26S rRNA, nucleotides 2324 to 3338 from Thermochaetoides thermophila DSM 1495: 938 nucleotides with solved positions. Primary citation: Thoms et al., Embo Rep. (2023), "Structural insights into coordinating 5S RNP rotation with ITS2 pre-RNA processing during ribosome formation". Entry title: Chaetomium thermophilum pre-60S State 1 - pre-5S rotation (Arx1/Nog2 state) - Composite structure. Rfam match: Eukaryotic large subunit ribosomal RNA. Its Rfam clan is "LSU clan". The literature on the family includes a 2001 paper in Science by Yusupov et al., "Crystal structure of the ribosome at 5.5 A resolution". The structure was determined by electron microscopy at 2.12 angstrom resolution and released in 2023. Keywords: biogenesis, pre-60S, 5S RNP, RIBOSOME.
Context: one part of a larger RNA, bound to proteins that are not shown
RNA sequence: ACAGCCAAGGGAACGGGCUUGGCAAAAUCAGCGGGGAAAGAAGACCCUGUUGAGCUUGACUCUAGUUUGACAUUGUGAAAAGA
RNA sequence: UUUUUUUACUUAUUCAAUGAAGCGGGGCUGGACUUGCGUCCAACUUCUGGAGUUAAGGUCCUUCGCGGGCCGACCCGGGUUGAAGACAUUGUCAGGUGGGGAGUUUGGCUGGGGCGGCACAUCUGU
RNA sequence: GCAGGUGUCCUAAGGGGGGCUCAUGGAGAACAGAAAUCUCCAGUAGAACAAAAGGGUAAAAGUCCCCUUGAUUUUGAUUUUCAGUGUGAAUACAAACCAUGAAAGUGUGGCCUAUCGAUCCUUUAGUCCCUCGAAAUUUGAGGCUAGAGGUGCCAGAAAAGUUACCACAGGGA
RNA sequence: UGGCUUGUGGCGGCCAAGCGUUCAUAGCGACGUCGCU
RNA sequence: UUGAUCCUUCGAUGUCGGCUCUUCCUAUCAUACCGAAGCAGAAUUCGGUAAGCGUUGGAUUGUUCACCCACUAAUAGGGAACGUGAGCUGGGUUUAGACCGUCGUGAGACAGGUUAGUUUUACCCUACUGAUGAACUCGUCGCAAUGGUAAUUCAGCUUAGUACGAGAGGAACCGCUGAUUCAGAUAAUUGGUUUUUGCGGUUGUCCGACCGGGCAGUGCCGCGAAGCUACCAUCUGCUGGAUAAUGGCUGAACGCCUCUAAGUCAGAAUCCAUGCCAGAACGCGACGAUACUACCCGCACGUUGUAGACGUAUAAGAAUAGGCUCCGGCCUCGUAUCCUAGCAGGCGAUUCCUCCGCCGGCCUCGAAGUGGCCGUCGGUAAUUCGCGUAUUGCAAUUUAGACACGCGCGGGAUCAAAUCCUUUGCAGACGACUUAGAUGUGCGAAAGGGUCCUGUAAGCAGUAGAGUAGCCUUGUUGUUACGAUCUGCUGAGGGUAAGCCCUCCUUCGCCUAGAUUUC
Repeated sequence: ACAGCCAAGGGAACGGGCUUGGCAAAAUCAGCGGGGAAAGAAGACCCUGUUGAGCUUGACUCUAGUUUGACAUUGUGAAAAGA
Repeated sequence: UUUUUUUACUUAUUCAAUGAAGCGGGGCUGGACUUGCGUCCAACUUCUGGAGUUAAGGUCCUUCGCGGGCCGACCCGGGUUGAAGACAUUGUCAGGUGGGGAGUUUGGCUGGGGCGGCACAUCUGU
Repeated sequence: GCAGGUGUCCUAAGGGGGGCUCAUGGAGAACAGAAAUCUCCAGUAGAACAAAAGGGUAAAAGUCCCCUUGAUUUUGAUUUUCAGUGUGAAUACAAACCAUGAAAGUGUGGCCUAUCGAUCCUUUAGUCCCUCGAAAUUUGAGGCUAGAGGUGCCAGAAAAGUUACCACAGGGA
Repeated sequence: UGGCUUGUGGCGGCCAAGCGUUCAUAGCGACGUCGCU
Repeated sequence: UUGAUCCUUCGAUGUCGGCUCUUCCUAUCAUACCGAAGCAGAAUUCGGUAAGCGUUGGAUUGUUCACCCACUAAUAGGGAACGUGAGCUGGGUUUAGACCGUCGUGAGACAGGUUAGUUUUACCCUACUGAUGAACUCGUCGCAAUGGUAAUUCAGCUUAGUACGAGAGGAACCGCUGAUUCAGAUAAUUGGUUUUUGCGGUUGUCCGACCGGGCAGUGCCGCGAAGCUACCAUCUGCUGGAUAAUGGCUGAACGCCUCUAAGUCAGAAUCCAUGCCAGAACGCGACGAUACUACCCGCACGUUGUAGACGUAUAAGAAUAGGCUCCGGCCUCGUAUCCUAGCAGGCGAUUCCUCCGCCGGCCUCGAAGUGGCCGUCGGUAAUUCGCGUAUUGCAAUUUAGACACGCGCGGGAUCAAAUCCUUUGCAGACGACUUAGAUGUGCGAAAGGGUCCUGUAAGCAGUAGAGUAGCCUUGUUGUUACGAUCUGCUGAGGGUAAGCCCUCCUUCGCCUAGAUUUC
C1' cells in the first nucleotide's frame, strides 16, 4: 500500500496475508476507548561525522588599540666635551 | 668642518580666547628707593537692587549753511591676544604588549624499554 | 693481543667445599720424526685468571670433581625519592631465610637505558666536470659526481577546550 | 539469556555399596561423616 | 548465649508507584472434607484433596517508603507490563530561568542538594456494550440447541455448664434466629433532591400608591407533592447426579495377606446439570385469519432449476467364552433373497387366477406421523402361437426418474391483514416497545367531586395598638387624624397531572377515514 474475528505453529524471540484448527449470514444506529490508526513523535533520548555554529583559555597563526626607537616634517644662535 | 650634551630663540607646526578692544615700546603725572638720576610701580569706578546711549565743550576757519579742520580721546610698531615650540602632532618603517577581537586546530601516541656464556671454526682486523 | 662480521654449542652464570699443580728445560718410550702421547728429574710461578704494583694469587684467586642452580626471597614503625591505583612503590641499610662445608666460616638474592629519521641530518672536495643563455677574467651561485660522521659536536621534534543556549546529515532503541 | 527457573552452602579430610582393575592396584564413586564458619 | 546483648543499622549505575477495572495460575491464608500427633475437652500443630468463595480499614516520605496498628473467618502468593514501549496521575528524571556545595584559570562540568517549569485524537476499521432490521403473508401461543450461571462467611438460642476434666475450664450432630460480603429487584414508609418556579416570606429597583406584577440568566429563603433515588430505605436469593483425598466390602495376584486386578459401598465448599439469564436474527412446533394475479383439484407442457435417477428393491431384537429355529435341525460367507422375456416393449389369440396400481370403507400409525385388511375398477406370457419391427444406413446420453418452481386452461372454495398517520408512557437517544383509534364501559377538551401542597387571599371593620399632632367639653376610652403590627370575616385564598383518582346519569366536540404494501 491493500485490508481488517481469533488460537497454536511459522529458528534470525515479528505477523494481518502462510500452515493447522476454532468458525463464519445482508444492510444498519447510539456509545466506547482493548487493538490497528492517532503526538507540527521526521519529538525527546542514545550513537556516528572531512560535521555547523556560539563561548572560554599562555592552544596555533594573525590583529584593533596601546607603548618604545629611528627617518622625514626641522628652522636661528650660543657654550662646552671629542675629532 | 663635523659628532654628542644643554641652553636660549622663533619663523614652521600645535593649543586656547575674543564682537580679533586697548598688546609691545616711549612720552606726561605721582610715589618710592637708588645713585646723586637709573630702575619698578601706580594711574581710572566700592555705604545704597537708580540712571549712564544720539559728544558736551575749547580753538582755528567759513561761501553763515550744527558748512568744515584740529582737539576733547598723547606718540610710535611689517605681531588681534595668551600659551607652546623644533618638542609634540602627522607620514613611513622597526621591537614589545595585546582572547579587546578574527580565522583555525584540538578520536589516539605510555611510561615504559634492553640484556646468557669469548664455549669453537673462518674472514676483516693486522 | 685488543675489536668487528658470519657460521656453530651448551642442566646458565654465580656460590661453597675438596683434590691437585703450572709455563718450560733435561733425560727416556714402536710408528713418533723441531712439533701428537706417556715416565722421571729440575722448575717463585717466568703458566692461567684478574688487573694495569713500586710486593695480585701456589695444599690458590689457577685447574678439575661433588652439591646447589630457586633467572633476582621475606620482613621493617628506619634512609632517600615518589605516590588522585596511599593492602603503599622504588631505594638504602639491617635482620631473617637460603646455598655449601665435619666445622671454623664463606657467599647470592642482577646490569643498564628517553624515543623518533638512514629514501634522514650535518659536512668536505672537484684541479683535467657542466651552466650562469652578447663576450672575457676574478668572486659568488646552481647542477652533477665522489667522500666523511651519526641525536654530547647530526639539525630538529608544543595546532587546547566547552556547549544544560544550540544546529544539521544520518543511523538505532 | 529463553523447554531458562524452584528446597536444602563452600572448601578440606575420612568412610563408602558399587564402577574399574586384577602381567600396573591406580583411578572414579551415591549414601553419609568430621573440621571451619 | 545456661533462653544472651540491646554501647558495631557497613555505599542507588540498575526504580518503583498509586487509582479504576477484568481475568487467569496454585506454589491454599480463610472457609469444606480428610490422615497423623499426650490430640482429655477447648485451642491447636504437621500433612493430603481442593482456586467454588473471600482475602479489609489506617498511620508513617528528616525515603531504597518499608515496617507498625487495628478490624477480621483470613487479612495467601503470583502472572497477563517490568524478556523496551500513547488510559489518568506521583517518584527514578534529567531542555531552556535560578541558588548553594565539590571540581576547574575559564567557558563550564559534576559526589551532590534545592526551586519553578507546553503535546493538545477518535467522527475511521475491528473488538466490546446496547439498539433496529431485508427475505419466509400477518399474528398469537410455545419448544430449547448453544452460550452464560451465584451465592458467601460469622454470630446468637438450644443441645449444655452436658460429654470430657483433679481443677481451671469446656465442645459437637439434629433443630431455631439474626448478621457480614456479594447478587437481583423495589419506593408502602424515612431521609435526600425541587423549574410543580406550587404556595408563602424577604432585599434592591421599576410599573403613581394599593392590588397584581417585571427584572437581578433559578435574586435569595422556608415548606413542598410527583418523579427519581439510599445497606441513608425495604424485599428476595432455590437441588439432583457423579467424583478427588480418604474410609470401607467382597476378593485374586502370592496356598498368609491385601479397599483393586475383575466386581463394588460411602464420601469435599469440587465436577456436570436443574432452578436462573439470553434465545440460533440462515433451529423447530401448535394455532388463528388469510382480499388478489392469492388457495385447492384435474391435465397440459416447460431453451425452469437441483453436489449428480437408470432395478438408484430388501425393518427383527440380542449375544460374540455364543446364537437361530418350522423344534426336525441349523449358523465362515449378502457369492443371499425379491424382481428380472414382449415396438423403451405393439396388435390379435391360446391360456391363467398370479402379480401390480388408483380410488372408497373400516381400522391403524405422533421420534420429524402411514401402513394393514376388505371391496370395486383397471392392467397383467405361468403355457403356446400368428402379424408387425428394416432405411437411426458399422458407434455417437438410451434426451425417458424424482423433487421443486413457473406458465396455462376447466372447475371448486374464500372476501384478510399489516404499516404510515393520530394517540399512550408501564417505554424511549433515534428506531424500537406497551396502548387506543370503526357507536363504545369510546376518544378528546372543559367542569365538578376527591386526594394532596402551601399556610389564612383581596377588601372592609374593630373602646386592640407604642406614641405624636390638631379641635374643643381642656380631658372624664375627651375627641378626631396618622400609625409597623394585632384580631374577625378566613384551615381562608391559590395550585392540583403535566407520568394523581372518580364522573353512561355535568357540558361541548370527534367517528366506520386518507395513503402505502402484502405467499